[PDB]
Context: bound to proteins that are not shown
RNA sequence: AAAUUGGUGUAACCUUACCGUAGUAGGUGCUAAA
Repeated sequence: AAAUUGGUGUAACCUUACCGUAGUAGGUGCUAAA
């Protein structure tokens, strides 16, 4: 240098974060109703 599973949000997409006592932050989209 190469190799980076699978998961966590009553969360659609990107980046970021998180890691099972697991979803933070910034965008995008939606722009809805009792």